[PDB]
RNA sequence: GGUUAUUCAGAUUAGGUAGUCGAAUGACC
RNA sequence: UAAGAAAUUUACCU
Numbered sequence: 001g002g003u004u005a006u007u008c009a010g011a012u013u014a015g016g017u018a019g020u021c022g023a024a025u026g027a028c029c
Numbered sequence: 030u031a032a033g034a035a036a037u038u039u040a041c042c043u
Stems, first nucleotide, its partner, number of pairs: 001029008010021002014043005
C1' cells in the first nucleotide's frame, strides 16, 4: 500500500435511508 | 424493469 467486516451528530444530500467516499477498529494480502 | 458500470456525481423517499 491492498482486500474485507463492522462502527459513525464524518463527507455527500435540502433532508432522510441505503450505497459510494472518509476515518477508526478486527481480520487478512 | 433488473443487473453491470459509475457514484462525494448514485437509488429510493419526504